[PDB]
Context: bound to proteins that are not shown
Molecule: tracrRNA, chain C; crRNA, chain B
Organism: Streptococcus thermophilus DGCC 7710
RNA sequence: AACACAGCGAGUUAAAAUAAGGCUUAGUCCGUACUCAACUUGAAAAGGUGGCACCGAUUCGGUGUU
RNA sequence: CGCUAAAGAGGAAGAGGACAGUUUUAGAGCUGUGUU
DNA sequence: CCTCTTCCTCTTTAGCG
Numbered sequence: 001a002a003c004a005c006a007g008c009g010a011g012u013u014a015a016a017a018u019a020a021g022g023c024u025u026a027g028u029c030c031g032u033a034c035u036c037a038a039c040u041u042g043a044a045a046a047g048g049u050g051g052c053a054c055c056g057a058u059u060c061g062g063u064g065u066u
Numbered sequence: 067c068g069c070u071a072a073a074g075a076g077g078a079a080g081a082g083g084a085c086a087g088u089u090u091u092a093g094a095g096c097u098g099u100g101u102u
Numbered sequence: 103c104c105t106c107t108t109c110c111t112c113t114t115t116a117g118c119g
Base pairs, nucleotide, nucleotide: 001102003100004099005098006097007096008095013092014091015090016089017088018087021030023027038049039048040047041046051065052064053063054062055061056060067119069117070116071115072114074112075111076110077109078108079107080106081105082104
Other pairs, nucleotide, nucleotide, family: 002101cWW009094tWS010094tHS019031tWS020031tHS022029cWW023025tHS025027cSS037050cWW083103cWW
């Protein structure tokens, strides 16, 4: 010097924060609401992309075609 | 199905304000002994 | 937990397209 074992005392309160934070939007404002398959035209508003029938069912499988 | 009014019932959106809770610090730690 | 405001919805009555 620190960590512990025992004994004895205090205990009520204050400050700060209370979503992290963001902005030329700097307001005594906004920050848990709604939206969101994938690829691709899209600045964005909005759009495009995937054949059919039949027999069956432990997650869909097997056929006939175009 | 859409309207208006009345009596009932139940929600939704928004604004204002209170009380608590949580966290750290400040306000109480002292003595004897073990201990490296 | 308290104050206020509007908008909805459901059944039933009165009228009604």